[PDB]
Context: bound to proteins that are not shown
C1' cells in the first nucleotide's frame, strides 16, 4: 500500500 | 517551460 486519463486556454506554487 | 484545480473536443 487497493485508483480514473490525451491536448486547448486561464489562474495558483518551481 | 514542469506539476494540482476551471471547464474545454474527447
Nucleotide at each position: 500500500u487497493g485508483u480514473g486519463g490525451c491536448a486547448g486556454a486561464g489562474a495558483g506554487c518551481g | 517551460c514542469g506539476c494540482u484545480c476551471u471547464c474545454u473536443g474527447c